[PDB]
Context: bound to proteins that are not shown
Molecule: 23S ribosomal RNA
Organism: Escherichia coli
C1' cells in the first nucleotide's frame, strides 16, 4: 500500500460497593476532607453465611432473616486512626469510558 462491523481482555481518569491486617496499634490504618458519634420502625444492630487476621482476651461488614440500637474499647500509637458521611485506587465487581492488544464475520482496497 490497507477497510467495516461485532466478540474477548490488561491498564489510565474514574463512578458505585466489600478487606486493605506493615512496626507499634488489645481489635476494624489503602487514602483524602468533613466528623464524637446512628436508632430514620423489614432497620442499622443482634443471630447466621462468605471475605480480613487470629499477632495481646477481638469484632467489622457485603447479604438474608430482622419494626426488636451497637462499638472504633468515644483509647491511643504513629508518617497518617479507624465509626459514619463524602469518596480513592489496588484485589474485585458492574457502569461511563479512554487506550493497547488479539479473535470473529464480511467485502470495498
Nucleotide at each position: 500500500c490497507u477497510g467495516a462491523a461485532c466478540a474477548u481482555u490488561g491498564a489510565g481518569c474514574c463512578u458505585u460497593g466489600a478487606u486493605g491486617u506493615g512496626u507499634a496499634g488489645g481489635a476494624u490504618a489503602g487514602g483524602u476532607g468533613g466528623g464524637a458519634g446512628g436508632c430514620u420502625u423489614u432497620g442499622a444492630a443482634g443471630u447466621g453465611u462468605g471475605g480480613a487476621c487470629g499477632c495481646c482476651a477481638g469484632u467489622c461488614u457485603g447479604c438474608a432473616u430482622g419494626g426488636a440500637g451497637c462499638c472504633g474499647a468515644c483509647c491511643u500509637u504513629g508518617a497518617a486512626a479507624u465509626a459514619c458521611c463524602a469518596c480513592c485506587c489496588u484485589u474485585u465487581a458492574a457502569u461511563g469510558u479512554u487506550u493497547g492488544a488479539u479473535g470473529u464475520u464480511c467485502u470495498a482496497a